[PDB]
Context: one part of a larger RNA, bound to proteins that are not shown
Molecule: 28S rRNA, nucleotides 4570 to 5069
Organism: Oryctolagus cuniculus
C1' cells in the first nucleotide's frame, strides 16, 4: 500500500497465527510429629528474594553543544566593556530530553485429563481400579489473560 | 439516489417444487385419553 | 406441557421405495365437484444464529370461468429430422422513455501540529468577536552575584 | 594635605544572563484565518 464490500469515515467483532512467568530464602507450623538419643520435618499462612518478561523517569545516577551559565589558558579587535577563534580550546554546574535491577512499577484464571491411587463390579459362584461403568488427579496438554486482526464479516454517519 | 417503459452490448450455467420434530436403533411412530400435575 | 395407561401400526403405506404441482389452447352445452369459492388496494402483526414481499382484517370491482367427467367447433396439418421446453423482468454494461419523488458531500494533496518519524504512515490544528501564530510579560528554572558606580575596603609603590 | 598607580574585596545584586525550540500561564501588542490543488456516485 493492494483485494473488494457504490465512495468516504466512525466504532467494533474474531477466523487464525504468537504466547510466559520462574526459582528459592526467611518467619510460622516446631525443637512439634519421628527417634533410645543425637538429631530433626511437612500442608495452611506471613515477609521478601533470584532469573525473566513489559514497561516507566516522581526520586537517586549517567549523559549534555539548551554551546545554559560562570571559571580560566594562548592569540586577536587600540584599552576598558562586549566578544571571538584554538577542527566541541579545557574545565565546574546544569534544565529538558533519552536512559540503569545503577532509579521506580506490574506480572493472571480455567477445562480435559498422564502418571498413580481408588469406587462399583464381572470374567472366574470367592477375589479384582476394569472389561461396561464411575472418581480424584499434576511445572505437561488445550482455552482464557496477553500481542497481531483474514483476498473475513457486523452496526452505524455522511454520501456532492 | 428512490419508486415505477421499449431496445442494445456482456455473462454464464440451468430445463417443475417438498415450507422444518426431536431421536432411538437389544426399538420405535402414531392415536384414545378414561388417569395425575402446570 | 409432561408422565401414565389404552388402542393401533413396525421389513417403516401419517412410507424419500414417499408427497406435491402438472400447461395443448379456446369456443359452446349437460353432469359431478366450489358456493365459506377464484381473482384485485390498504392497514395488522409474528421474524435477528447469516432476520419472509409470511399470515391475519376490511376494499368498490371480478365469476360459478378456474378443477373432474362429457357434447360441439376451431386453433399454418408448414408436408419424417438437431440445440425445442424454463428458471428469466436472470447477472453485469453502457445508451435512450418517460413521469413522480428526492438528495446538496467527502477523501486526498498542500499547510500545521510532534504524544509519531529513515521515507511514507501516525497524532493534531486552520473564525460562535472566535481561533490559532508571532513578540512581549508572568510562573518555573539553571548558573552564582553583570556592566557601571561608590568605598579611609586593599598587600604596598610612587608624588 | 591629598591625588595617582594596584590584584582583590564590600555596597548597589540570590545580581546579571537563559529559560521551548517538544515548560507552564496570559488573552497586552500586531498581523493573520472565511483560501488552493486533486480526485471520489450505489
Nucleotide at each position: 500500500g493492494a483485494u473488494g464490500u457504490g465512495u468516504u469515515g466512525u466504532u467494533g467483532c474474531c477466523a487464525u497465527g504468537g504466547u510466559a512467568a520462574u526459582c528459592c530464602u526467611g518467619c510460622u507450623c516446631a525443637g512439634u510429629a519421628c527417634g533410645a538419643g543425637a538429631g530433626g520435618a511437612a500442608c495452611c499462612g506471613c515477609a521478601g528474594g533470584u532469573u525473566c518478561a513489559g514497561a516507566c523517569a516522581u526520586u537517586u545516577g549517567g549523559u549534555g553543544u539548551a554551546u545554559g551559565u560562570g571559571c580560566u589558558u594562548g592569540g586577536c579587535u587600540g584599552a576598558g566593556g562586549a566578544g571571538c577563534c584554538a577542527a566541541u580550546g579545557g574545565g565546574g554546574c546544569g534544565a529538558a530530553g533519552c536512559u540503569a535491577c545503577c532509579a521506580u512499577c506490574u506480572g493472571u484464571g480455567g477445562g480435559a485429563u498422564u502418571a498413580u491411587g481408588a469406587c462399583u463390579g464381572a470374567a472366574c459362584g470367592c477375589c479384582u481400579c476394569u472389561a461396561a461403568g464411575u472418581c480424584a488427579g499434576a511445572a505437561u496438554c488445550c482455552c482464557g489473560c496477553c500481542c497481531a486482526g483474514g483476498c473475513g464479516g457486523a452496526a452505524c454517519g455522511a454520501u456532492a | 439516489g428512490c419508486c415505477g417503459g421499449a431496445g442494445c452490448c456482456u455473462c454464464g450455467g440451468u430445463u417443475g417444487g417438498c415450507c422444518u420434530c426431536g431421536g432411538a436403533u437389544a426399538g420405535c411412530c402414531g392415536g384414545u385419553c378414561c388417569c395425575c400435575c402446570g | 406441557g409432561g408422565g401414565g395407561u389404552c388402542c393401533g401400526g413396525u421389513g417403516c403405506g401419517g412410507a424419500g421405495a414417499g408427497c406435491c404441482c402438472u400447461u395443448c389452447g379456446u369456443c359452446c352445452c349437460g353432469g359431478g365437484a366450489a358456493a365459506c369459492g377464484g381473482g384485485g388496494c390498504g392497514g395488522c402483526c409474528g421474524g435477528a444464529a447469516a432476520g419472509g414481499g409470511g399470515g391475519c382484517c376490511g376494499c368498490c370491482c371480478u365469476c360459478u370461468c378456474g378443477c373432474c367427467c362429457g357434447u360441439c367447433a376451431c386453433g399454418c396439418a408448414c408436408c419424417g429430422c438437431a440445440c425445442g421446453u424454463u428458471c428469466g423482468u436472470g447477472g453485469g454494461g453502457a445508451a435512450c422513455c418517460u413521469g413522480g419523488c428526492g438528495c446538496u458531500a467527502a477523501a486526498c494533496c498542500a499547510u500545521u501540529c510532534g504524544u509519531a518519524g529513515a521515507c511514507g504512515a501516525c497524532c493534531u490544528g486552520c473564525u460562535u468577536c472566535u481561533g490559532g501564530g508571532u513578540c512581549g510579560g508572568g510562573g518555573u528554572u539553571u548558573c552564582g552575584u553583570a556592566c557601571g558606580u561608590a568605598g579611609c575596603a586593599g598587600a604596598g609603590c610612587a608624588g | 594635605g591629598c591625588u595617582g598607580c594596584g590584584a582583590u574585596c564590600u555596597a548597589u545584586u540570590g545580581a546579571a544572563a537563559g529559560u521551548c525550540a517538544g515548560c507552564c500561564c496570559u488573552c497586552g501588542a500586531c498581523a493573520c484565518a472565511a483560501g488552493g490543488g486533486u480526485u471520489u456516485g450505489u